[PDB]
Context: one part of a larger RNA, bound to proteins that are not shown
RNA sequence: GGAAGCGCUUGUGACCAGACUUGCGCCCGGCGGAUCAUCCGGUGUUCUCACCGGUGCACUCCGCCGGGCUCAGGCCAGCAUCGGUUCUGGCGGGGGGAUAAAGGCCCAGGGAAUGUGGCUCCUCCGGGAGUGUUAUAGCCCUGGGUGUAAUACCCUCGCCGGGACCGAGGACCGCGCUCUGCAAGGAUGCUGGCGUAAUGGUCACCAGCGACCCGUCUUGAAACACGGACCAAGGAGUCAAGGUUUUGCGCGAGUGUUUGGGUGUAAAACCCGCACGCGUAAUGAAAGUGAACGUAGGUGAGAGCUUCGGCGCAUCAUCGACCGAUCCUGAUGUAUUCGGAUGGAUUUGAGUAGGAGCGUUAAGCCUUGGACCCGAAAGAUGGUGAACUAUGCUUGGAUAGGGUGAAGCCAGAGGAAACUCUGGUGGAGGCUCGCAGCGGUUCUGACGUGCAAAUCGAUCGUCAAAUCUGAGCAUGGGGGCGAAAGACUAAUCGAACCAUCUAGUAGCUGGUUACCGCCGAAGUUUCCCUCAGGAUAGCAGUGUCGACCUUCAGUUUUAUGAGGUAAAGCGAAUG
RNA sequence: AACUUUAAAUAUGUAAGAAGCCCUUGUUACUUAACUGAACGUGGGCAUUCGAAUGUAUCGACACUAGUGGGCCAUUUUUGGUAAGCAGAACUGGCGAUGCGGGAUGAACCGAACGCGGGGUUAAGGUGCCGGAGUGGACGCUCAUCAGACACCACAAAAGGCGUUAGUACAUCUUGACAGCAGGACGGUGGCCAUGGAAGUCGGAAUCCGCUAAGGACUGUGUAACAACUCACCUGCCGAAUGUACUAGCCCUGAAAAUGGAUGGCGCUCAAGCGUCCCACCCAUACCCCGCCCUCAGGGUAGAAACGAUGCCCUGAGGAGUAGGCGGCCGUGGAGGUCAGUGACGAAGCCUAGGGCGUGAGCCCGGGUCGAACGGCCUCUAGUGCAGAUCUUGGU
Numbered sequence: 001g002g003a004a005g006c007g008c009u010u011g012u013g014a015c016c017a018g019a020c021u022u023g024c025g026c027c028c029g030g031c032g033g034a035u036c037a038u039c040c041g042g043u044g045u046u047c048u049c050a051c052c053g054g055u056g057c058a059c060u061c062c063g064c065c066g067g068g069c070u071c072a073g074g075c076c077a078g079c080a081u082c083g084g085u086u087c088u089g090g091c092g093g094g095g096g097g098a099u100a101a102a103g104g105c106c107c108a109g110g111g112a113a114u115g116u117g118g119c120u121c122c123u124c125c126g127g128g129a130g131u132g133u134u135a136u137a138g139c140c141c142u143g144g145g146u147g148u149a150a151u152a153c154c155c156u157c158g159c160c161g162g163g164a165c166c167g168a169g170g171a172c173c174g175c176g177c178u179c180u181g182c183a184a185g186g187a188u189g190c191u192g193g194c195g196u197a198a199u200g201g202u203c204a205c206c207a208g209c210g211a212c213c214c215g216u217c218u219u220g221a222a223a224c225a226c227g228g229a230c231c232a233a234g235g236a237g238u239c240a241a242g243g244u245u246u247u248g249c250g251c252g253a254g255u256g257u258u259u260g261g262g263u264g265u266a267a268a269a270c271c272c273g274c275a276c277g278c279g280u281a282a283u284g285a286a287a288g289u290g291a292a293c294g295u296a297g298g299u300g301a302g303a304g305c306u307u308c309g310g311c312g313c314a315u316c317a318u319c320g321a322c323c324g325a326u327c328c329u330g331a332u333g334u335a336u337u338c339g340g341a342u343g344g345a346u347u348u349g350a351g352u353a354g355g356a357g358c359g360u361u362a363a364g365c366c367u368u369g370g371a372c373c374c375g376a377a378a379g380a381u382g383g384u385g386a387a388c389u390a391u392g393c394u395u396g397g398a399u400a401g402g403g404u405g406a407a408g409c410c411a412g413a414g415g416a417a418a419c420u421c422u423g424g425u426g427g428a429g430g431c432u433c434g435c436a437g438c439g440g441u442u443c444u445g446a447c448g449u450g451c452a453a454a455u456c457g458a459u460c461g462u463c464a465a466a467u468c469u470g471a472g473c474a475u476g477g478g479g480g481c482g483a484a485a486g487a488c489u490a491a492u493c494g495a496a497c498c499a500u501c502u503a504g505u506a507g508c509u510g511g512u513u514a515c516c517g518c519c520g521a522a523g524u525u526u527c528c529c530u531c532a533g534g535a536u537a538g539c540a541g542u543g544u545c546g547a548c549c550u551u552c553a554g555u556u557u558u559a560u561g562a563g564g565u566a567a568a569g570c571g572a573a574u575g
Numbered sequence: 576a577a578c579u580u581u582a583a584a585u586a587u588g589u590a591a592g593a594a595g596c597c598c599u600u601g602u603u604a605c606u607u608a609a610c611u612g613a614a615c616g617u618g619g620g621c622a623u624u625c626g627a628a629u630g631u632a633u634c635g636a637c638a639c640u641a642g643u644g645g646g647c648c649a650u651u652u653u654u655g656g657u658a659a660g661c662a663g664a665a666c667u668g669g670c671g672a673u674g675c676g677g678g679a680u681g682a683a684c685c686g687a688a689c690g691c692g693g694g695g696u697u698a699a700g701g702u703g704c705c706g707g708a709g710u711g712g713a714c715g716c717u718c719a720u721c722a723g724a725c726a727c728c729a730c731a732a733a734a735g736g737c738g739u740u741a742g743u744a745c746a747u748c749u750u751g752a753c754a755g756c757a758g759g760a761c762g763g764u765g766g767c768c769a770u771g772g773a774a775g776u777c778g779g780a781a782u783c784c785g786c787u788a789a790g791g792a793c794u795g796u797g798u799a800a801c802a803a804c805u806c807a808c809c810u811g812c813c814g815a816a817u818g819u820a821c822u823a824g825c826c827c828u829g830a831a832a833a834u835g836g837a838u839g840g841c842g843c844u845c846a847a848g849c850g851u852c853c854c855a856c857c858c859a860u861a862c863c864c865c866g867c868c869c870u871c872a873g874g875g876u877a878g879a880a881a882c883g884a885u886g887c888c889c890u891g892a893g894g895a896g897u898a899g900g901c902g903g904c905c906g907u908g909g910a911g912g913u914c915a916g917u918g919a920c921g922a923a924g925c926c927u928a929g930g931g932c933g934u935g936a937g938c939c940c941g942g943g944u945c946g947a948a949c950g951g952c953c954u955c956u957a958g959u960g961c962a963g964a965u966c967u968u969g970g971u
Base pairs, nucleotide, nucleotide: 006210007209008208009207011205012204013203014202015201016200022072023071025069026068027067028066029065030064031063032062033061034060039054040053041052042051043050044049074194075193076192077191078190079189080188081187082167083166084165085164086163087162088161089160090159091158092157093156094155095154096153104146105145106144107143108142109141110140111139118131119130120129121128122127176182177181213228214227215226216225229971230970231969232968233967234966239369240368241367242366243365244364245363246362248360249359250358251357254278255277256276260272261271262270282289283288297319298318299317300316301315304311305310321352322351323349324348325347326345327344328343333338372511373510375508379501380500381499382498383497384496390475391474392473393472394471395470396469397468398467401433402432403431404429408425409424410423411422412421413420414419437462438461439460442458443457445456446455477493479489480488515903516902517901518900519899526535527534528533538643539642540640541639542638543637544636545635546634552630553629555628556627557591558590559589560588561587567581568579569578595621596620597619598618600616601615602614603613605612646670647669648668649667651665652664653663654662655661675686676685677684690867691866692865693864694863695862696861700857701856702855703841704840705839709854711853712852713851714850715849716848723843734828735827736826738825739824740823741822742821743820744819745818746817747816755812756811757810758809759808761785762784763783767779768778791806795804796803868894869893870892871891872890873889874888875887876886905960907957908956909955910954911953912952913951914950916949917948924944925943926942927941929940930939931938932937
C1' cells in the first nucleotide's frame, strides 16, 4: 500500500466544563455596644400572642477579633469487618446396594494346565519333548470366619478457605437471634496520595472488532426498474355546505337573541319580540283515524336501599294491554241507505306503554365541490397568419460554346410523266454534350455538444423549355392548395398558430415535511355469470357502559362413538 | 383382516349439574292399537358434600374507526400422475412485519425471540492456526495420480477392483489338506463316420471297457499326417492349516469440458479424516441476581402540623414491530391576557475543534460578529415543521 464515511471500546495529542478555596457548633481570652429576663403604659392581633416608649448597669444579650476542639466537607485509591449474587478448592460425618462386589489372613473340600519341583529322552549344552496334581512356584471353583472389614459409585448433613461484580433505601416502627448486644425490613469503619486538567468531558487520528446506498415500485418476496452532482429558499389531506358518532357546555317539554327592530364608547358589546325551524304522535297510497282493563300490567334477573318481611333504578328475556294499516263478521239506530259498534286472524310500525330534545364547542368518519400536490393523447368557443411553402392572375427580368441536321429551296443526272439518285442550301426539335443558374444521385465521404435545428467536398440530373426568378394580387383551418407524397400551408400538419372554457379527466406514474409512548394485523369463511368482479365472515384500535354478574378453556381424565387395526388364545367356541 | 373371551399406538367426535335431575298432574292442535311416548304447561321431591383434573389481570354488550381479506415456503395426511420432473386439497408452523447466536456467506436451516446496563450460566455450534475454547482421553478403521472433513438426490447397476480389515455359510485336512518339486499320465485304439491327408487336439456324432495308485475315446502347444511336449488325475519328498462364495465397514473406478480457485482459507496422514464412548472448556439481546427508565395493575394519604391530591408514598408484572389506531410532548408566523419581562452600558439574526440540560424532537449559556427590536407563561389562531416529486427559482 486498489474508496471513504459510520457503531462499540481503549489509547495518544489538542482543547475544556465542573468541583475545591472552607462552613457550622462548642470552650476560653480580648474588644465594641446595650433592640438581655421581669414589670409598667399604648397599639395590633390569631384573644394569647406580638410590636412600640420607659426599666436593664453588665455572671445578662448581640457582633467582631485571636486561639483550641468536635463534626461535615472535593478527586482517586488501599485495607478491615459485613450484606446480596456467583465461581472455585479442601475437610469432617451419615445412609444405601449382594448391609457393594473385590481383596488380605485363616479353615474345609474339589479340580486343572499356558504343568512348579522331581523323574525319563534328545541336543547346538542354550534349551526343548513326555509324565502328572505342589513338591525346592503357583493357579482356578465352592462353602465358612475375621466381618456390621475397607474402598468404588450414588444419595445426604455440615465446616473451613481463595476470587469476581454489586451497596438500591435513608429518624424509629417489623420478623427474629447466639439478647450489656447482633451478621435480624439494602455499607460502614480505618488509612494514604492529590487538590489539579490528576479524575471526567469534547474534537482529530491510529488500533481491535462490528457495519451494503437511500427513497420508491412490485409481488409472497428479492432481483429488475425509477429518482438522487451540490447548497439555500419555496413545496403537497385545506376551506365551505350537509349528515353521522363521540366529548364538553347552557336550558329543558321545550329550545334557537343576531331575517329584522332597539341601542351603542359604532363591523364590537347589550336589549327586544311576532313569526318560523326542530322536538312534543303515529299510521296509511289515500280518504281518514289516532295511543291507560290494571298503583302504566304479569313473570325471571338486576345495582342500591331496607323496618331484614321486602322495595326494587337502568337494562335484558318473556307473556299480555293500547293506536294506525290489512282481511272476515256486521250491533243500537236510520236521509232504507247510510253508519260501523262488537268480536276475531295475520304480518306490519325504530308506534303508545311515568317525554329528551334544542342550541353550541371540539375530534373522528362520510357526501359534494379544483378537494392532498404535479402530469396526458384529447373536446369546445372566438380570433391571427400565404414574409416559408403550394397553386393561380397582373406586370417585369434572365439562361457560353459545341453535336445532330426536319420542312422549304437551288443545281446536276435519269425517268413519257409521277417520281428516283447525287451534291449543296436551310435551320426544325417539350433533340443532344456541356458553362452559369436550378436540382439533389452516389460516397463504409467531411461534420455529429457542427460553420449550419439539414452545412461542406467530390460526384451526379437538367440546361431554350411542363426552364429559373422579383414585386403586386388572390385562395384561410369543418378550410385552402395539391403533376396525389396525407405532401405543403412561417423549424408547428392524419388537421396550423393564439387566447379562453381549464386548476378538463386518469382507476395509471412520481411525491407527500418533528419526536417519544401504548396497542397491533391479514390472503376461497359464505354467498352471488365470469374476466377489465363484488360484497362478506374472520383478524385490530379507541371510547364507554353493565353486578367486569355469570366463569370459561385449540389441554388431560372418565363414559361412549370412529379407527377392531395390531396383538394373545383357539389345553375358550367358531373359523 | 373377514376366528373371537380380551384388546392396540396415533390423533379424533359427543357428554360431564341446582341454569341440573327426576316424579306427579292434566291438555294435545303431534304421535301412538292406546293416557301410549313426546311436547306443552302444573305442582312436588331433591343443599349433607353442587357432583373429574389443571389453569383462570382470559367477562359481556354497544358505538365509532382502519388495514387485509384466491400470497410464498415447509413437516404430516390424502388424491392423482411423469421417461424424469410434478400437480391438487386438509391441518399445523414460519415469513411477508423481525432484530440476536450459530450454519464461512444468504427469504425458507438449527438455536432463541429484543427497554438501557453490570455479574454469572448456557443453547445451537465449536475448541490445530486464522478464532474465544483441547495438537484432550479410549478403542479401532482408512493412504485417495487433486482422499475426506454438512451427507442424504442423481450419475448407479444383481456394477467393476490380484485394495485393506471384520464376519457368515459350505468344504478339505497327519488316513498328510492348499502351493511346489521329482516322477507316472498306460492298454483295446490309428474307437465310428468323414477327409487329398486327420492317429485325443480342422470337423459331425458317440463317449465304453481293461489295468488300475491314476490317467479324458482328451486340456492346450505342435506335425502334411505321425512323433514330441503339456493339462486333467495318481504316487513319492515336504509339513499344518487351508479353499470357495457371500455379507459388512473404509478406499479406488463408476464420465469430464472449457479465464486462475477453493472442505471459507492455510494446511492436516497412530489426522486437524471416519465411528462410538468419556472429561473439561468457549459464548446469544436466551435463562438467573442486582440497578435504572417507562407502561400497566393493586393499594395508602383530612374533625387536614395541609397538597403543582393533575401531588406524594408502597407492592407486583411487563417491554420486538410493517399496514393500521390512539396518547403526550417539541417547534414556527400571528391575536387576547399576563410577566410593573429583556434591550443602543447592545434586541433580532449569524459563526463557533467552547459548555450544561432533555431518551428524543429540542431548550439554555459562554466567546465572536452585529446593529433595533424581541421573549417566557395560559388561552386563541393557521398559508405551521422536507432529502427525495426527471420538483420550482436562484447560486456553485